[PDB]
Context: bound to proteins that are not shown
RNA sequence: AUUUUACCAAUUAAGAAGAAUAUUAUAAUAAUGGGUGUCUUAUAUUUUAAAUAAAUAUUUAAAUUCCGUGUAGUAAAUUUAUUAUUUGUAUUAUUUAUAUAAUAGGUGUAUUAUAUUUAAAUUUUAAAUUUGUUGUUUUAUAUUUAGAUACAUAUUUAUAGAUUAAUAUAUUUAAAUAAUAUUUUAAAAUUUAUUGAA
RNA sequence: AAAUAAAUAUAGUAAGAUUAUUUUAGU
RNA sequence: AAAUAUUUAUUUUUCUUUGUAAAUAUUA
RNA sequence: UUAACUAAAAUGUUAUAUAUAAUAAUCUAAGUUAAUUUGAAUAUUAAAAGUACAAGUAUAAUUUGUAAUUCUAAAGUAUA
RNA sequence: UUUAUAUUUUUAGUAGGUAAAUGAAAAGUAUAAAUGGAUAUAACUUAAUAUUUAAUAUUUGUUUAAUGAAAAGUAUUUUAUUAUUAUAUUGUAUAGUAUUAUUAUAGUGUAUAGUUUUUUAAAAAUAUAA
RNA sequence: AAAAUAAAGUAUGAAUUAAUAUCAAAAUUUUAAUAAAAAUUAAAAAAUUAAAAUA
RNA sequence: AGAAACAUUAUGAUAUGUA
RNA sequence: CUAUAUUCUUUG
RNA sequence: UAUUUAAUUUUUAUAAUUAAU
RNA sequence: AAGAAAGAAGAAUAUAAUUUA
Repeated sequence: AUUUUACCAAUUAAGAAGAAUAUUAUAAUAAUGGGUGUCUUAUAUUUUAAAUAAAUAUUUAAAUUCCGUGUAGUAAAUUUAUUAUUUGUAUUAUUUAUAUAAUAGGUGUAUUAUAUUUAAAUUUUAAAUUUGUUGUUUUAUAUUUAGAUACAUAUUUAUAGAUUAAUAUAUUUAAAUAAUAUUUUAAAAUUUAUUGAA
Repeated sequence: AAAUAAAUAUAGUAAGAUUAUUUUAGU
Repeated sequence: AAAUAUUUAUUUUUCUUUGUAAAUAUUA
Repeated sequence: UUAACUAAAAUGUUAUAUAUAAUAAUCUAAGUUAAUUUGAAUAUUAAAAGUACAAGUAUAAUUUGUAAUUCUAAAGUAUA
Repeated sequence: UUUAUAUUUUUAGUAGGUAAAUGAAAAGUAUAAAUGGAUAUAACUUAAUAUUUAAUAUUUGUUUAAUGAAAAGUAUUUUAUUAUUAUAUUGUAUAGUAUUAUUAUAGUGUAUAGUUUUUUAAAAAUAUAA
Repeated sequence: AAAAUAAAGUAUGAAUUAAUAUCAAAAUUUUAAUAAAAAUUAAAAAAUUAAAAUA
Repeated sequence: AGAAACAUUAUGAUAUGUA
Repeated sequence: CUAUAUUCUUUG
Repeated sequence: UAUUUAAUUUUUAUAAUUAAU
Repeated sequence: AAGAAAGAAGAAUAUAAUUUA
C1' cells in the first nucleotide's frame, strides 16, 4: 500500500443478617396410644395366656458331647436410677455450611522430538497383580472434600512354689496385680416377619 | 417363587483398599 | 524344621580372619 | 535392582565371507598275447581270475569284434 | 609383521553423626491477646463442582374429516349456569405408562361442522418405493 | 441402478468415553505371551469430510 | 419331619410311651 | 476317640 | 474417536530440472 | 498445488439479456 507475519500466558481476598432459641452426647422428678383446618352417634371404638427381656447381670476354681460352656446374698425398701425444654443460650463438652469471579494482546519457537532461556545432552504413566519375576489384566477425566483404633510408660507402707497319677512330700534362690483391644469394602446366600400372585 | 422390612453370615485362587520422605547393621 | 522379623545375650586363647546365640512373631 | 554434590576414572569397538599363477595336450609301425576260462561274441577296457613271464603289454574311452585315434609321470619363490 | 598409544566405572574435595522404613509441633496442654504460617502430606469406592465427548446427536410447527369420549381419581371456574316443575342433600371442563411420550384402554350413540401449530438452494451412503 | 426423503446451514444442546506430554506416522531385530516396550534406521504439516485396515 | 404297628384304660372317639 | 483288658502286662 | 488412506481448502495466464505411486 | 470471496454454480422455465411499461 488495502495489511504491524504465524505461534506462544495466567489464576484470582469474598460485595453483604445468605448460618443459630443450630448438630451430637449429656437432665435418673412427666408419660393411657401427640395430631392443628377441630366438633352427634358407638349394635359397628376388646388383647388377654407363669418362658430372654423396651426389666439388659462385680473374679481366673471345680464339673460337663476332652477341644467355645462357665462366679455365686452385700447389706434384708439402701442412695445403679430409664432421666428431657428451662428457675442459667438447662448444664458441660462437641461439630458446623461450596449463592456471588473483567484480572494481563505476548519471555524462549518459525522446517517435528519432550521444562530450567549458551542453543545441546537427558528422558517407557503411575498403583495393584504377578514368585518362568513379563509382552499380560484391573483402577485413575480434573478441582475441592469425606474416607480405615493391638495402651512403645509402672518410685517408700507389700507379702509371690515346687512337686505326685493319687495320698503324700518339703534338700531348694525372683517379680513393675493388671485383664475391657485385635484392620477396611464386597457376593451368589441363609433366616425371621409382612404384602401380593395362580 | 416375586416384592417390602430386619441382620454387620462367609470370601490367603476371585478381588480391592490400608493416611504421616531425607533413613543407620547382614542373609 | 530351616528361614526371616522383634527384643535381648557370650569379651574363651593360634599370622590374619569370622553374625555365633536365646526368647518371642509368621509360613505352603 | 536400590547412586548426596563438584570433578577424577583403565572396558569399545569391531578381527566380514573370499584365494590366485602354474596343460590345450607338437614328436609314435608291428612282433610270448587274440594267455586261459565263462560266453553266440569280448583281442588291456562283457563276466571270472589275477603276485606267469619277458627286452616296462595293461585296474580306461571307442568298436558286433579288432584296428586307428584320445593319452605317455618334472615343478619352488609373490601379497597366502 | 606384529603392533603399541587411545576410549564408561580401582579416586579425591566438599558437603557431612554412623552400616537405610515406629513424624514434627511451648499457641486451648492459653495467659497469649494487632501482624503467631499446628502451611502436618490418601493414589479405588463418598459429597459437591468443573471440563472432554460438543462449532456433536436430538429438536426444528406453511395448512385439520382426533366425529365421538362415561372407566382419568391432582389443575383457584371471582357469580360457569334454570327460564325449573320441581320440592331436602350432594357433585359436572386438560395430568395412565417418571413427559404437553409410540400415543392410550373402552360403554355409550351416531355420518358432508374439512372440528385449522411440522424448518431448509446441489452430491455419496442409509431407509422406502418404482 | 431411475423416483420420493435425509447431509455447509441460524438457534437449542444431551449421551457413551476420557492415565497422560503440543504426539505417537514407516520399517527391521530383540525382549518372560499382540508388543503403541526397547534399540536402530527413518521421515510423519494444518484444517475439513468419507471409509473400517490397525487399535 | 411324618406314617403304620405295638402297649396303656377303654373295650370307639381325641392321648401318652415306644418304632 | 469310644469299648474290652485293672498289679509291672494286654485288644481292636 | 486415535491412526491410516481417498477427497477437499471454493478459476492456478503457465504446470513437471527431483519425491512418491 | 493455489490473487483480493461468499447468497443461486442458474436471476434459475439450459440463448450470458430474444424486442420489453
Molecule: 12S rRNA
Organism: Trypanosoma brucei brucei